Context: bound to proteins that are not shown
RNA sequence: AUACUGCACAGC
DNA sequence: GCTGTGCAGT
Numbered sequence: 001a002u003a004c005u006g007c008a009c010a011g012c
Numbered sequence: 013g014c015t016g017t018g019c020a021g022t
Base pairs, nucleotide, nucleotide: 003022004021005020006019007018008017009016010015011014012013
Other pairs, nucleotide, nucleotide, family: none
C1' cells in the first nucleotide's frame, strides 16, 4: 500500500 | 495481558 470498523489464527 | 499475520462489508 485510499480507508475505517469488525473477525479469526500464531507467539511470548 | 500484549506483538505479529490474514480477511469481509460499507